[PDB]
Context: bound to proteins that are not shown
RNA sequence: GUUAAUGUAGCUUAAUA
RNA sequence: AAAGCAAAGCACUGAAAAUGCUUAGAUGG
RNA sequence: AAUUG
RNA sequence: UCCCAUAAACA
Repeated sequence: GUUAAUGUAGCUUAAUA
Repeated sequence: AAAGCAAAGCACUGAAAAUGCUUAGAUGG
Repeated sequence: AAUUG
Repeated sequence: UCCCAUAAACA
């Protein structure tokens, strides 16, 4: 590089007022 | 307007749980 | 970083 | 969904 993963604090599809 | 829950410790004594006093943290985008 | 529910 | 990062099978 192709497939594939993984990215708010254990959890949340809390939040962009 | 970076929240809620989970979670930790201490006091407590059957154990646990509860309750009180307390503790921790993130958007690598 | 986007935009949805 | 891109996004770079990261880390894998292909590589």
Description:
Primary citation: Glasgow et al., Nat Commun (2025), "The mitochondrial methylation potential gates mitoribosome assembly". Solved structure of RNA from Mus musculus, 62 nucleotides shown. It holds a match to the Rfam family "tRNA". Among the 57 different proteins in the entry, which are not shown, are Large ribosomal subunit protein mL40, GTP-binding protein 10 and Large ribosomal subunit protein mL48. Ions in the entry include magnesium and zinc. Entry title: Mouse mitoribosome large subunit assembly intermediate bound to NSUN4, METRF4, GTPBP7, GTPBP10 and the MALSU-L0R8F8-mtACP complex with uL16m, State B2 (SAMC knock-out).